The PDB entry is titled "Complete RNA polymerase II elongation complex V". The RNA, together with DNA, has 35 modelled nucleotides. Ions in the entry include zinc and magnesium. Method: X-ray crystallography, resolution 3.65 angstrom. The entry became public in 2009.
[PDB]
Context: bound to proteins that are not shown
Parts: sequence; C1' cells; structure tokens
RNA sequence: CAACCAGGCU
DNA sequence: AAGTAGTTAAGCCTGGTC
DNA sequence: ACTACTT
Repeated sequence: CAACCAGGCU
C1' cells in the first nucleotide's frame, strides 16, 4: 500500500 | 467594461483501466 | 454561483 476516470448511498 | 482562476459539504463503498 | 484581479 497507487492513482486517475467514473458511479452510488445517507 | 468582459474574462478567467479559485472555492464549490462530508464520510463510506463500488467498477475500469494503468 | 460568486468574488477578485486580469483581459
């Protein structure tokens, strides 16, 4: 113990 | 006088490629 | 949206 895109619940 | 960056609620939980 | 300093 990745990020980046994305989507969802209250 | 228009234009053009920054700030734009908070915590938790998936899918897809690199 | 909305405010500032750029355009």
Among the 12 different proteins in the entry, which are not shown, are DNA-directed RNA polymerase II subunit RPB9, DNA-directed RNA polymerase II subunit RPB4 and DNA-directed RNA polymerase II subunit RPB11.